[PDB]
Notes:
This is an experimental structure of RNA (yjdF RNA (R. gauvreauii)) with a sequence from Ruminococcus gauvreauii, with 123 nucleotides shown. It holds a match to the Rfam family "azaaromatic riboswitch aptamer (yjdF RNA)". Bound small molecules: proflavin (PRL). The entry also models magnesium ions. Protein in the same entry: Fab BL3-6 S97N heavy chain and Fab BL3-6 S97N light chain. Primary citation: Krochmal et al., Cell Discov (2024), "Structural basis for promiscuity in ligand recognition by yjdF riboswitch".
RNA sequence: GGACAAAGAUAAAAACACAACGUAUGGCGAAACACGUCAUACAGAUCCGGUAGGUAGUCCGGACAUAAACAGCGG
RNA sequence: AGCGCUGUUUAUAAGUAACCUUCCUCCUUAGGUCGUCCAUUCUUUGUC
Ligand code: PRL
Numbered sequence: 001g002g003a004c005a006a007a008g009a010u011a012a013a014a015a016c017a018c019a020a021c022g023u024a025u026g027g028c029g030a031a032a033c034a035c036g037u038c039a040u041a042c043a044g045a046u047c048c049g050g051u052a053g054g055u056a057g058u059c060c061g062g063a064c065a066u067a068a069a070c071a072g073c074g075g
Numbered sequence: 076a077g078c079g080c081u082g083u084u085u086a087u088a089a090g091u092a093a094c095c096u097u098c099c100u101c102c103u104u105a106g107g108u109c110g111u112c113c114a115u116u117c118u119u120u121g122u123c
Base pairs, nucleotide, nucleotide: 002123003122004121005120006119007118008117009116017058018057022042023041024040025039026038027037028036029035044064046063047062048061049060050059053113054112056091065087066086067085068084069083070082071081072080073079074078095110098107099106100105
C1' cells in the first nucleotide's frame, strides 16, 4: 500500500392501484316530518412489533378507536 | 316494545390482490411459500 475480519459514526429506502353507497347538522326550495338542493363534517390512511440490518398509509400479528349484529343491566 | 349504557363477535376497501420470481404439495386449468425497495460515506482495531 492492498486484502480479510470485528467494532463504531453517517446515510438511504417499495411498484400498480387506491373505489362507491351513505349519515349528521344547518340554510334554502310556497317546506316543523318526509322529499329535493347547497354548505360543512364524518365515511381507521392511529400505536407498537416483526417481516434473517433497515425503509409500512396499504403487509403479517396484536392493541386501541370507530360502526354494525348478538347478549346483559335500568327505568 | 321503544329508549340509554355495558360486554362479546364481526367489519373498517378491492390488495401486499395482479405480474415477475425461489421452493414445496397431485386443491397442479391450483394452494401455500421464498423474493421484488435501500444498504452510502467515513473512523478505530486485529491479522496477512
Ligand atoms: C419492512 C419494513 C419497512 C417497510 C413494502 C412492501 C413489501 C414489504 C417490508 N415495506 C417495509 C415491505 C417492509 C414493505 N419499514 N411492499